Description:
This is an experimental structure of RNA (23S RIBOSOMAL RNA, nucleotides 2018 to 2897) from Thermus thermophilus, with 838 nucleotides shown. The entry also models magnesium and zinc ions. An Rfam search finds the family "Bacterial large subunit ribosomal RNA" in it. Among the 49 different proteins in the entry, which are not shown, are 30S RIBOSOMAL PROTEIN S7, 50S RIBOSOMAL PROTEIN L34 and 30S RIBOSOMAL PROTEIN S9. Released in 2014, the model rests on X-ray diffraction data to a resolution of 2.8 A. Keywords: RIBOSOME, TRNA, PAROMOMYCIN, MRNA, TRANSLATION.

[PDB]
Context: one part of a larger RNA, bound to proteins that are not shown
RNA sequence: GAACUGGCCGUGAAGAUGCGGCCUACCCGUGGCAGGACGAAAAGACCCCGUGGAGCUUUACUGCAGCCUGGUGUUGGCUCUUGGUCGCGCCUGCGUAGGAUAGGUGGGAGCCUGGCGCCGGUGAAAUCCACCCUGGCGCGGCUGGGGGCCUAACCCUCGGAUGGGGGGACAGCGCUUGGCGGGCAGUUUGACUGGGGCGGUCGCCUCCUAAAAGGUAACGGAGGCGCCCAAAGGUCCCCUCAGGCGGGACGGAAAUCCGCCGGAGAGCGCAAGGGUAGAAGGGGGCCUGACUGCGAGGCCUGCAAGCCGAGCAGGGGCGAAAGCCGGGCCUAGUGAACCGGUGGUCCCGUGUGGAAGGGCCAUCGAUCAACGGAUAAAAGUUACCCCGGGGAUAACAGGCUGAUCUCCCCCGAGCGUCCACAGCGGCGGGGAGGUUUGGCACCUCGAUGUCGGCUCGUCGCAUCCUGGGGCUGAAGAAGGUCCCAAGGGUUGGGCUGUUCGCCCAUUAAAGCGGCACGCGAGCUGGGUUCAGAACGUCGUGAGACAGUUCGGUCUCUAUCCGCCACGGGCGCAGGAGGCUUGAGGGGGGCUCUUCCUAGUACGAGAGGACCGGAAGGGACGCACCUCUGGUUUCCCAGCUGUCCCUCCAGGGGCAUAAGCUGGGUAGCCAUGUGCGGAAGGGAUAACCGCUGAAAGCAUCUAAGCGGGAAGCCCGCCCCAAGAUGAGGCCUCCCACGGCGUCAAGCCGGUAAGGACCCGGGAAGACCACCCGGUGGAUGGGCCGGGGGUGUAAGCGCCGCGAGGCGUUGAGCCGACCGGUCCCAAUCGUCCGAGGUCU
Numbered sequence: 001g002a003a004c005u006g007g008c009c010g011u012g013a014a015g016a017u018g019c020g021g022c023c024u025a026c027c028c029g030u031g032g033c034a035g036g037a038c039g040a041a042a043a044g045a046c047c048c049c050g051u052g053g054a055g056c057u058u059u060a061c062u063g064c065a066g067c068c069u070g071g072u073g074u075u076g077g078c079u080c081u082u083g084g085u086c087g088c089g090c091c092u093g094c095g096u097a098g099g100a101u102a103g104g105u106g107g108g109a110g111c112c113u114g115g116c117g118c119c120g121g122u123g124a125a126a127u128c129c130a131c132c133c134u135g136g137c138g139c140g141g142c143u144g145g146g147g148g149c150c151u152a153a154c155c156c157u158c159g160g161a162u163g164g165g166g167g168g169a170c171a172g173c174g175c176u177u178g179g180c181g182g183g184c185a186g187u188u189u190g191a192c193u194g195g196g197g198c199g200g201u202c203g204c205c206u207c208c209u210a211a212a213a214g215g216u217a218a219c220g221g222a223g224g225c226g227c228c229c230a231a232a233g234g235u236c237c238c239c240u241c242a243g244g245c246g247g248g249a250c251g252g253a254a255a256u257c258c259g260c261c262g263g264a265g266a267g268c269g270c271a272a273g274g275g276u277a278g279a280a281g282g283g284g285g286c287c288u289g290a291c292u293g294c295g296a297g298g299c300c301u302g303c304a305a306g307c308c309g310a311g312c313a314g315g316g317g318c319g320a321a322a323g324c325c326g327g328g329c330c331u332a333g334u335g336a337a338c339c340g341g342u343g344g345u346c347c348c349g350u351g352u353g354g355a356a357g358g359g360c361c362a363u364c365g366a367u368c369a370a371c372g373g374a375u376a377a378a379a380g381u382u383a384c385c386c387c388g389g390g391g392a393u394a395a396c397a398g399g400c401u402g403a404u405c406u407c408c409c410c411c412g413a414g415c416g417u418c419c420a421c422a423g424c425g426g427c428g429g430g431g432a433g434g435u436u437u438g439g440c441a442c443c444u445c446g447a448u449g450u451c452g453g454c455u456c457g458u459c460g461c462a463u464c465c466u467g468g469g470g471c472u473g474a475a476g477a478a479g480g481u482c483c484c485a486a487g488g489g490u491u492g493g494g495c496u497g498u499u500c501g502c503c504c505a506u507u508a509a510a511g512c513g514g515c516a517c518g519c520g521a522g523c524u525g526g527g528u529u530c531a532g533a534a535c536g537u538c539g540u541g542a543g544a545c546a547g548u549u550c551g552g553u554c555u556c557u558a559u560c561c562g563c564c565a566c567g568g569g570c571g572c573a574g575g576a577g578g579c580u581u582g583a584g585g586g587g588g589g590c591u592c593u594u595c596c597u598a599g600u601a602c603g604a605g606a607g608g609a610c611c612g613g614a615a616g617g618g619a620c621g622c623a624c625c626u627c628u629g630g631u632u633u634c635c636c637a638g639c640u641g642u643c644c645c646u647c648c649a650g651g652g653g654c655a656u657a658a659g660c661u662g663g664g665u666a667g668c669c670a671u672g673u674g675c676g677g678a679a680g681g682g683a684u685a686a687c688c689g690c691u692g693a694a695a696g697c698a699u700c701u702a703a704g705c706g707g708g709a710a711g712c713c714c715g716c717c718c719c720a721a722g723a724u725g726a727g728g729c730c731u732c733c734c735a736c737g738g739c740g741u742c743a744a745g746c747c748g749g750u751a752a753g754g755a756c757c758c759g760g761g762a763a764g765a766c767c768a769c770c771c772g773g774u775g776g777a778u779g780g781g782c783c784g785g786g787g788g789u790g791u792a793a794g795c796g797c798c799g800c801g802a803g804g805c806g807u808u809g810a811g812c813c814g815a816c817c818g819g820u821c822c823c824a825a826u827c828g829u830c831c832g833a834g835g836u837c838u
Stems, first nucleotide, its partner, number of pairs: 003017001006023005026569008035561003040555001047390004052386002054382004060187005066180003070176005076150009086140001088138004093133001103132005111115001154167005190202003199219001203225006226371001227269001228328002233287007241265001243261002246258001267276002270333001272331003291314004297308003303372001316325003339365007347358002397444001398442001399440003403437001405433006414424002451526001452524003456518001457515005464489003467484006491505005532550004536545003570722001574733007584719004590618007602607001620676005628670001630668002635663005640655006680714003688706003737747001753831004757773005778824003781820005788812002794807005
Other pairs, nucleotide, nucleotide, family: 002018cWW005560cWS008020cWW011016tWH014399cSS030765tWS034558tWS037521tWH042447tHS046394cWW047195tSS048393cWS051374tWW057541cSS058060cWH060378cSS061182tHH065181tHS069177cWW076152tWS087139cWW092134cWW096124cWH097121cSS098100tHS098102tHS098121cSS108127tHS109117tHS110116tSS122125tWH125126cHS151168tWS151169tWH153168tHS154171tWS181183cHS187378tWS188379cWH189380cWH205271tWS210217tHH211216tWW223271cSS224332tWS226334tWS226369tHS229232cHS231288tWH240279tWH241266tSS242262tHH245259cWW247257cWW248257cWW252253cHS264277tHS266279tWW267280cSS275280tWS276279cSS279281tHH289315cWH293326cWH295310tHS296309tHS300305tWS319321tHS319322tHS335366tHS335368tHS335373tSS336368tWW337366tWH349356tHS375377tHS380542tWS382384cHS391395cWH394445tWH396448cWW402403cHS402404tHS402434tWS402436tHS402437cHS404434cWW404436cWW411427cWW412413cSS412425cWS416422tHS416473cWS419473tWW433435tHS434436cHS449554tWW455519cWW461486tWS463465cHS463485tWS465508cSS466710cWH468686tSS475602cSS476601cHS476607tSS484685cSS485710cWS486487cHS486488cHS489509tSS490511cWH497526cSS506510tWH507509tHS519522cHS531552tHS539541tHS539542tHS566767tWS571726tWS575752tWS581721tWH582720tWS582723tHS583720tHS597611cWW599608tWS619677cWW620677cWS625670tHH627672cWS629669cWW630669cWW636811tSS663788cSS664814cWS665815cWH670671cSS679715tHS683711cWW684709tWH686708tHS687707cWW687708cWS691701tWH691703tWS692702tHS693699tWH694698tWH695698tWS701703cWH721723cSS733751cSS734835cWW735834cSS740741cSS748834tWW752832tHS759778tSS763768tWS772825tSS776825tHS777822tWH787813cWS790809tWS790810tHS792810tHS799801tHS821823cHS821824cWH
């Protein structure tokens, strides 16, 4: 999707109309109910995933707007004042000796127009000329800063100015600098993960897991590494440990010595492992192969990486030599590329030469540690949220599991005066159940609405009452414990959303549990889980909290199964009108109290029964209106406002879909009335026994047999022959008239009866039933009785009058009980055997 669409147990991807076995079930409808069809509706709003999207935040990254800022341009006068620079111009230089405030080295023997110049000493000697170091001063070049004044640009204004005021080289604006900068923008915010978050982790080494080649998983068990050695490296030559036992000044229990024993348990830089003294260990002498060029052949392996490596060449080390030497007893001590940095060199170098810059060789910059390394550069939040997906994965429910849990059991310490067990049960052991809490992630994410209450329940026994029974540390009345046994019960309130609990008041008792923690296409939404808001709390923040708090849209139409009710068809081997059988089912099943036996058995007592027999109750169940009490939509009365009929009187409509009020038959119905559970039979449970072996005794048992429960079966009530096994009885109706291959498959009339239509009904949704249809009392009317109202209208009298008295228990008057053919069931039509075969 198509359907020819039942129940239970199983079964199956773990909740089947569709598999299995069994069980029920004539065919088809109508009115109803919501348990199921994992019913419909929304490609789940929760959860996760996607190198999806958006809004929001910030001391996430990176930008931008904007704002701050220097330098310039627009940009002009005039003063005052200070820097830095090259010039140039004169000073500047107070170690101790010493004619005394010697700067420095050079020339030097005289220039000034009166000092020489060595002196004598001093590290160094003066007259004078130089160039210059240190510092300062003074005019000039060129650049710079800060202060003032002005006006003329620029700006603002001014009864309309070729101008006058104000501001003024600033402001403003252009270009450029750097900064601030969620105001705004673009983005990033890892993976694993017995859901995700939080937590832990992410590469490498070593044991184990690993199942005797390798290799091998898990958020499995257990430890290291991100270095270190210039000697801890080469080679040649030597030595051999740790411990234990004695003996020895200071001297532990090992300081250093001596002596035996001691094959490795020491050592081997640091984890573990393997290896090792016939050295890889300890010491010493020379050394620097911790070389350059290479590299056969393999190990390992997806790639690319990693690892071993003989040998050749060159030029070396150690050893007499054979020889050994490309770092370290060995496995960890590490990082592709890209981009750069330092060197070096045969290379390239844009018309040529040189350069700038590349290449090549060398080496450096990585907690690129998320360790095969996205970018040079990046955190959060959403309950304002959105899309694409997933039952690949959470939350509910189911399932598997059964640790947890509830239950019972074995053992039996030990407690019980004595006494494993009246009643308890140590330490320990074994099970059951699927109600708790959990584990797993199998169906369902193109949707399986998830607490609690209500309504309706039905099942289980592991029993809370009420029935039985055994024990007792049971005198009685009570109890305690265990065993049968659910037939039926299993209250109303206070508090909380509560389930649960704790209370109040009772009770025979106020049982536990399963059904998607039953039940939202049945109701509710107080609780949980949307958007609003607040508190406490965390967060810089946006926001967040199994933390609170106030508010907050629960979807008329049932197709199938199912269930309740009611028909239509056909069947039930002639056709009919009545009356019953009862296989099969369904319903119902309860309990308390008080009184007499008797305050008697028992009894320290101080209370108090069995057995047996009465009488009231409470719930619940079926039916019913007499009574009580409701309703009684027009049965009667009263009343307000208003409009109307005609003025008065009288009366109607409307104020609901009765205007309002006061009553109110029949019917329907509790609060009202009546019954009900039972007697009694039978068969049993636990258990109580008789007879009695096996087993000369004894036992309720094995063959045998009795008593034994609110329970079981039958009884009481109700449905019921669709009981295709279609029952029984009683009374009726009766012949083929005509057509093949002959029992109809074909018609034409019947009969007894039956429908149609019509009047109706304490029957009823329709339908069915049931009573009537003139030979009739069925409905309507009319009449009477009941029953409801409660003295009608009209007239008289009284009062000024509203009113009041009589007439009057009047008038009106539905359904109930009956009458009377006044009205209406008139008149008719269609069906309906002729009855098969041994």